[PDB]
RNA sequence: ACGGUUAGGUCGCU
RNA sequence: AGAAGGAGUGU
Repeated sequence: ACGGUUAGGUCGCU
Repeated sequence: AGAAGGAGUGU
């Protein structure tokens, strides 16, 4: 360069 | 159940 997309995958937070 | 990068992967 993405805060991101097929995606929760994950966190973490309520 | 729901949603900001704040997060950590991943390109």
Annotation
This is an experimental structure of RNA, with 25 nucleotides shown. It is bound to citrulline (CIR). It was solved by solution NMR.